[PDB]
Context: bound to proteins that are not shown
RNA sequence: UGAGGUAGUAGGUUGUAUAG
DNA sequence: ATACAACCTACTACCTC
Numbered sequence: 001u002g003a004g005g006u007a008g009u010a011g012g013u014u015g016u017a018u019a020g
Numbered sequence: 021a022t023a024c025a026a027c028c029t030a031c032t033a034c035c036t037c
Stems, first nucleotide, its partner, number of pairs: 002037001004035003008031001010029003014025005
C1' cells in the first nucleotide's frame, strides 16, 4: 500500500524432560 | 533432536469501513 477487521496457512523461540 | 506448553513474527485470503 485509502483503511480497519476477521481467518487460514507457514516458520520460529523459550522453558523443561528423556535420548545422541 | 524428539515430545509438549506458553510465546513470537511473516504472509496470503476475504470482508468490511